Released in 2023, the model rests on cryo-EM data to a resolution of 2.34 angstroms. Solved structure of RNA from Triticum aestivum, 187 nucleotides shown. Among the 20 different proteins in the entry, which are not shown, are S5 DRBM domain-containing protein, 40S ribosomal protein S26 and 40S ribosomal protein S27. The entry is indexed under small ribosomal subunit, wheat, eukaryotes, 40S, ribosome. Kravchenko et al. published it in Int J Mol Sci in 2023: "High-Resolution Structure and Internal Mobility of a Plant 40S Ribosomal Subunit". The PDB entry is titled "CryoEM structure of wheat 40S ribosomal subunit, body domain". It holds a match to the Rfam family "Eukaryotic small subunit ribosomal RNA". Gene Ontology terms of the family: ribosome and structural constituent of ribosome. For this family Rfam cites "Crystal structure of the ribosome at 5.5 A resolution" (Yusupov et al., Science, 2001).
Context: one part of a larger RNA, bound to proteins that are not shown
RNA sequence: UGACGGAAG
RNA sequence: UGGUGGAGCGAUUUGUC
RNA sequence: CUUUGUACACACCGCCCGUCGCUCCUACCGAUUGAAUGGUCCGGUGAAGUGUUCGGAUCGCGGCGACGG
RNA sequence: CCGACGUCGCGAGAAGUCCAUUGAACCUUAUCAUUUAGAGGAAGGAGAAGUCGUAACAAGGUUUC
RNA sequence: GUAGGUGAACCUGCGGAAGGAUCAUUG
Numbered sequence: 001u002g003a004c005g006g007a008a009g
Numbered sequence: 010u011g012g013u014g015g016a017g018c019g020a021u022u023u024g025u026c
Numbered sequence: 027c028u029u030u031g032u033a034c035a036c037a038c039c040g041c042c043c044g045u046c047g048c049u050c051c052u053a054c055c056g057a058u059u060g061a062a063u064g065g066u067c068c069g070g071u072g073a074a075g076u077g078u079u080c081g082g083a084u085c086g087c088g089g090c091g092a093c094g095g
Numbered sequence: 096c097c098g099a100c101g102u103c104g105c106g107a108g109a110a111g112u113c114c115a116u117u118g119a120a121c122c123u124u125a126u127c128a129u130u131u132a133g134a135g136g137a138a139g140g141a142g143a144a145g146u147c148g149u150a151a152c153a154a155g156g157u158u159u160c
Numbered sequence: 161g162u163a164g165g166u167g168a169a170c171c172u173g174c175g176g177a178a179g180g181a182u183c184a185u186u187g
């Protein structure tokens, strides 16, 4: 940085 | 998504809130 | 879409931990009071040399007197 | 002067022998240092890779240590 | 960390840490 979350918004 | 400018040793980021 | 967490980036249909299976390698423990090899300890035995005590084979030098040529 | 025997002193002196010493080497006890089989037990690693689950990484679904 | 238990990863008890999913209630 992205993706994902049986995390929030 | 570039340019120029800003930040960062840098990958990047701001801009694009 | 933002924030957030990430040990994921083939991107969670991910990554991953351990037992039990089976093939090999290394090391460990391990009775058998396991053996083999050498060094120390204790007692001894003890060659050979060296020094010492006796010893006296033998060999020299002389001696006393004598004998023989 | 030569030679033999008996006689008697000195000197040298071999084998052997005595004690001491150094002491190889041999035997004995035990120890140490090795080399070292070893039934059996039990680790670790690597490789295929099967099995049972899913313990960790998201609040990993019981937050982790 | 310690103790016990379980086919296995582990589970649980007691105390501790954030390396937490809270730097925050003068309310």
Base pairs, nucleotide, nucleotide: 001035002034003032004031005030007029008028009027014023015022016021038155040152043148044147046145048142049141050140051139052138054136055135058132061130062129063128064127065126066125069122070121071120074117075116076115077114080111084107085106086105087104088103089102094097095096158178159177160176161174162173163172164171165170